[PDB]
Context: one part of a larger RNA, bound to proteins that are not shown
RNA sequence: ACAAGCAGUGGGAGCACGCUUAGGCGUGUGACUGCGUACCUUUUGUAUAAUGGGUCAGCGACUUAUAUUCUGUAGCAAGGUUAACCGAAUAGGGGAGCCGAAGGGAAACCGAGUCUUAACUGGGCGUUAAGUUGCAGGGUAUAGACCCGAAACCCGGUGAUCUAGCCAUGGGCAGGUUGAAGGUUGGGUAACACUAACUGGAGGACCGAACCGACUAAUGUUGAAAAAUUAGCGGAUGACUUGUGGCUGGGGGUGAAAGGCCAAUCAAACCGGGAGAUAGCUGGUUCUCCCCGAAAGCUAUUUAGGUAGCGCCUCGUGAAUUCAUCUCCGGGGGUAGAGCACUGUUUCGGCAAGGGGGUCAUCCCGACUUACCAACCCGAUGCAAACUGCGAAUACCGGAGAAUGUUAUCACGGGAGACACACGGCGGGUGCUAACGUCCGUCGUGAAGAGGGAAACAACCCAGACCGCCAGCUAAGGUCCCAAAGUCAUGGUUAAGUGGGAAACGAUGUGGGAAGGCCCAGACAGC
RNA sequence: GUCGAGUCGGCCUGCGCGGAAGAUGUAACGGGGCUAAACCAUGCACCGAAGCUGCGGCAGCGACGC
RNA sequence: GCGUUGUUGGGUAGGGGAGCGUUCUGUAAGCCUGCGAAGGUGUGCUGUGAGGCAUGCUGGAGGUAUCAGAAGUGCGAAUGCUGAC
Numbered sequence: 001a002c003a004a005g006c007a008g009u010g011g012g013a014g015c016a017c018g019c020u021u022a023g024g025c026g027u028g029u030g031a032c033u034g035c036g037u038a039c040c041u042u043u044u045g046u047a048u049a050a051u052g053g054g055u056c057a058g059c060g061a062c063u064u065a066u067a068u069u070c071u072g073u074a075g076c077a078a079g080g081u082u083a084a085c086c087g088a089a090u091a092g093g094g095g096a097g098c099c100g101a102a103g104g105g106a107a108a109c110c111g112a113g114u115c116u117u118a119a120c121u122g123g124g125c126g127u128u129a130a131g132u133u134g135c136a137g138g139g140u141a142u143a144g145a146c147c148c149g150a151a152a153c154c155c156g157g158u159g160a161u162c163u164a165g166c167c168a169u170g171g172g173c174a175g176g177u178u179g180a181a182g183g184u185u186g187g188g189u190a191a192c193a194c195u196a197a198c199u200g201g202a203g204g205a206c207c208g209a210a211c212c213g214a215c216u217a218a219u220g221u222u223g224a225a226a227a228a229u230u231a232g233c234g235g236a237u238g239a240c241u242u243g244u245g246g247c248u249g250g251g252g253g254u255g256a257a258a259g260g261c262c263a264a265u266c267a268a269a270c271c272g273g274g275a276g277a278u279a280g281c282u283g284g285u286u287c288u289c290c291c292c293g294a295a296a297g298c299u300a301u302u303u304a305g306g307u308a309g310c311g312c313c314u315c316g317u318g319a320a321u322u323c324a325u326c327u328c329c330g331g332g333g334g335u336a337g338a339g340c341a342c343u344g345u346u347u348c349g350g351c352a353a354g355g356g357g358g359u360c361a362u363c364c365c366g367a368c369u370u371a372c373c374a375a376c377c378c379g380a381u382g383c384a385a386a387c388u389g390c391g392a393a394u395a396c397c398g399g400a401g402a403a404u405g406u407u408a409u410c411a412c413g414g415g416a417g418a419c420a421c422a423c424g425g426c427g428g429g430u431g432c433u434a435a436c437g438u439c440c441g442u443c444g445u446g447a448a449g450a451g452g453g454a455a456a457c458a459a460c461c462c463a464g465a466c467c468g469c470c471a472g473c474u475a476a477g478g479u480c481c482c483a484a485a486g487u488c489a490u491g492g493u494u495a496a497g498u499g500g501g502a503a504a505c506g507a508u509g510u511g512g513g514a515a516g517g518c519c520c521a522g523a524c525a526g527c
Numbered sequence: 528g529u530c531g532a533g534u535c536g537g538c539c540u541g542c543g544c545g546g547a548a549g550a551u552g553u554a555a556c557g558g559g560g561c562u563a564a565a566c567c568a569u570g571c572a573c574c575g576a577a578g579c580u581g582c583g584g585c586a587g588c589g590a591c592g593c
Numbered sequence: 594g595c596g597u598u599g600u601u602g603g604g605u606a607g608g609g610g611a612g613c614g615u616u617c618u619g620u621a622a623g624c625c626u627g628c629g630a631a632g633g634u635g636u637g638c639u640g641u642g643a644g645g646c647a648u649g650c651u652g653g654a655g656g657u658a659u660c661a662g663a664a665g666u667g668c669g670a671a672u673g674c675u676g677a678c
Base pairs, nucleotide, nucleotide: 008035009034010033011032014029015028016027017026018025019024039052041050054678055677056676057675058674059673064143065142066141067140068139069138070137071136072135073134074133075132076131079099080098081097085093086092103110104109113125114124115123116122146284147283149281153274154273155272156271157270158269164248165247166246167245168244169243170242171241172240173238175207176206177205178203182199183198184197185196186195187194211235212234213233215232216231217230218229219228250266252262253261254260287612288611289610290609291608292607297310298309299308300307301306312417313415314414315413316412317411318410319409322408323405324404325403326401327400328399329398330397331396337390338388339387343384344383345382347380348379349378350377354373355372359367360366421446422445423444424443425442426441427440428439429438430437451462452461453460466584467583468582469581471580472579473578477574478573479572480559481558482557486571488570489569490568491567492566493565499561505545506544509542510541511540512539513538516535517534518533585602586601587600588599589598590597591596592595593594613667615664616663617662618661619660623657624656625655632651633650634649635648636647637646638645639644
Other pairs, nucleotide, nucleotide, family: 012030cWS012031tHS013030tHS038053cWW039670tWS040051cWW043045tHS044458tWS046050tWH060668tWS060671tHS061284tWS061668tWH062285cHS063145tWS075080tWS077130tWS078100tWS080132tSS082096tWH084094tHS087089tHS087091tHS089091cWW102111tSS104114tSS104124tWS105107tHS105108tHS112126tWS117119tHS143145tHS148282cWW150278tWH151277tWH152275tWW159250tWH159263tHS160163tWS160248tWH160253tWS164254tSS173209cWS174208tHS179201tSS179202tHS180201tHS181200tHS188193tHS189191tHS210236tHS214215cHS220225tWS223224cHS223225tHS224228cWS249262tWS250269tHS251268tHS255258tWS283671cSS288642cSS293606tHS294605tWH295418tSS295448tHH296447tHS298419cHS308419tWH314608tSS320407tWW332395cWW333394cWW334335cHS334391tWS335392tWH336391tHS340384tWH342387cWS346381cWW351376cWW352375tHS352376cHS353374tHS356370cWW357369cWW358368cWS361365tHS370371cSS371372cHS406587cWS406588cWS406600cHS407409tWS414608tWS416607cSS417606cSS422458tWS422459tHS423459tSS431434tHS431435tHS446458cSS449464tSS449465tHS450464tHS450577tWS451576cSS452476tSS462475cSS465603cWS474576tWH475575tHS476575tHS478485tWS479485cSS484574cSS487564cWH494496cHS494563tWW495562tWS496562tWW497498cHS498563tWH500560tWW503547tHH504546tHS507543cWW514537cWW515536cWW519532tWS522530tHS522532tHS523531tHS523533tSS525530tWW526530cWS527529cWW552553cHS552554cHS556559tWH560564tWS563565cHS604605cHS612643tWS613643tSS614666cWS620659cWW621658tHH626654tWS627654tWS629652tWS629653tSS629654tHS630653tHS630655tSS631652tHS
C1' cells in the first nucleotide's frame, strides 16, 4: 500500500512519550487541506528542455611596494617637514632638500599685477578663499596588480631502442610450373641467313606455404587489443624480406610525395627556461544590517559584445522664491484638420489655340471631314511626406501670483555603474497598417518590483511589500458548485450552449422604430 | 365572379442563423454545469490585495525643544 | 544622546553608513583551567542580523577578558584543487 508534480509552507486531526498547579502544555510524528515549477550564472526575458555543481570535509580569487590626488583624523602653522647618514639609541642630531605664503608671459622680463596691441574704451589669466607632515581610508599610476584558462613566439638542451632514408655486416624464401638467350646434331646456303629435334634454365615470369603485406566483410567499439580477431585477399628470387650495429635533429632531418614519418605526440617533436607571455573573451569572486539608487542614450572611435566625454546613480560642500504643479499674462509656430490661389496630380461640362488621319481643290494656294484627339480660359469634383491664398489642440520659451513639496534646483568636488534593452499605449518610417519583425519619437511597466486580477501568462489591469496580528474598509476583478461573496431586485432580449473563434455574402429566425401601397366603394392567397 | 379582417414589400435598427475542414485526447466557457449561472439597462448589498484603516514594534531623514 | 512632531523605509549595477565573527601582537609573570582548557556533540536562554551567553555528555591541556593593533579574516558554485564516500 485509491495515491499524482521543487517535497516545503500556512492550517490541522490522530498516536506515542513526558511534564511541580491536574490542567493543558512540551517533544516526536504528520492523516487531511490552502498556496507553492530548486540554486547559480547569463540575459530583453529562464521551472526552463540554456550554463555549472554526484555528496562531504579541507584549500581556493581585489594583495603588496612605491608615487600621486581627494576625504577623515592628529600635530604644528605663514610656515610645515626632514632624506641619506650620525648616534647603543623607536631619543637626540642631520633642513641636503621638498611643499606653501605670487602671478602673468612662449620668452627676455615685469610683478599685485601681467600678457595682448601702436594703444586699449578693453579682453585673458591673476590679486581680496592656509598650508604642511603623519596616521586611516576612497581613486589613480607603475608593477603579474582580483583568481584561474589559451592557440601561439623565443632561447638552451634531450631524442632515429617507433618510424623514414641511407651505411656496414650476417640470415631467409616448403613444394610445384613455364621454358628466353645460348649449345649439339641434322636439314640448308658459295659462305650467311634460315630450319627441326634434342639440350639449356632466363625472368622486378606463373601457382602456392614460410615470410612480408592489408583489398572486402562480420565481430569488437567502458575491446581479449589506445587499430585487433575470424573468413576470405595481394606479393612471395626481388625496386624482396629479416637480425645486429651505425649515420642524418627540429624551419631541421627523412620522404617511389600521403604534409607522410621523426618513441601511442607532427602544417614545425619532446624537456627545461623567458613565464604569472598576452587574453577588449568565458567562468568564478566567500559574514551582516541600514540609507539612496541607475543605464542599456548622445557624440567619437580599425568602432560596433571594448573605450572615452557628456546624460542618468551616489557621497560631500555652498547658494538664489533656485525648481515643479495650477491660474493669469507675453510669444513664435505650420503638425492634426482643412483647402486647391501656388507646385503637381484628377474627372465632368462649356468655350475650344489647335494639331494626327480622308475629301476635295492643287504651281502658292484654298476649301473638307473627322472614330479623331488636346493645351489656355469659365464653371463644377477629388487627391499630396518632399503642395499652402487657412489653421488648431497640445508641447515649448519667457513673465506674475498663491498653495504645496524633507531644496524637489544649480554649481563645484570624492566614488561609480552604464553605452545588448523588452513589451504595451499613442504619433510614424520600413514590411503586407504581416511577424513576440525592424527603425525613430513619447508615456507606462518589466529590467531592478513582491501582492490581487487576466485558468496557467517579466512587459496588460489594480496596486508600490520596514516588522508582527486568527481585526476592519476597499481596487481591479468577482458573488450556482470546484472557490470567498446575490441561485439579489425590476424591465427587456436570445433559443443559437449564441454566450464560450472569423469575412464577403445568403435567409418569411425573432424584437423594436418611423413611413408607403392597398383595405368591409372587398385588400393578399386560393378555389 | 367567388371568402370576411387585415394584406403587401421596401427602409432603419437590437439579438441570433448559415458561410465554418486538421492532424496524441473532450481540447475555441479553466472544469462541472447553466436557458440564466447568457446579454442590455437600472439599483442596492457583499467578496476581494502585502492598497487604506486599527493595535503593537524597529529604523532613516527633516523641523522644533533639552 | 533624550523628547516632541512631520514624514519616509521594493530594489539589480552601483555609491554612502554601521557592524559580527576568525587567527595573530600588546594589555598579560594578569585572568580562567586536571574541582577539567581547546576541539566535538546536545540542550536552554538571548539580540534586528552577522552572532552571543549558559550548561549536560565527550575530551584530557590548554584558553584568554577589556581596550587597542595587524590580516593568509568568512565559500556552494569557477567542466575549481586534494582526500574520503
Primary citation: Nissley et al., Rna (2023), "Interactions between terminal ribosomal RNA helices stabilize the E. coli large ribosomal subunit". Solved structure of RNA (23S rRNA, nucleotides 526 to 1261) from Escherichia coli, 678 nucleotides shown. It comes from the structure "E. coli 70S ribosome with an improved MS2 tag inserted in H98". Among the 49 different proteins in the entry, which are not shown, are 30S ribosomal protein S10, 50S ribosomal protein L9 and 50S ribosomal protein L28. The reconstruction used 601,617 particles. NCBI's taxonomy places the organism under Bacteria, Pseudomonadota, Enterobacterales, Enterobacteriaceae, Escherichia. The structure was determined by electron microscopy at 1.85 A resolution and released in 2023. An Rfam search finds the family "Bacterial large subunit ribosomal RNA" in it. The family has 102 seed sequences and 51,934 matches in Rfam 15.1. The family is grouped with related families in Rfam's "LSU clan". Ions in the entry include magnesium.